[PDB]
Molecule: REV RESPONSE ELEMENT RNA
C1' cells in the first nucleotide's frame, strides 16, 4: 500500500407446511502473501 475467500449472529418479512431472503447491520470479524 494492495489483493483474494468466507463463516456465524441479530433483526425483520412471507406461510396449512416446508423454505428462502434483505447494494441491511457489517466501512463488522478472521486468515495469507507480495
Nucleotide at each position: 500500500g494492495g489483493u483474494c475467500u468466507g463463516g456465524g449472529c441479530g433483526c425483520a418479512g412471507c406461510g396449512c407446511a416446508a423454505g428462502c431472503u434483505g447494494a441491511c447491520g457489517g466501512u463488522a470479524c478472521a486468515g495469507g502473501c507480495c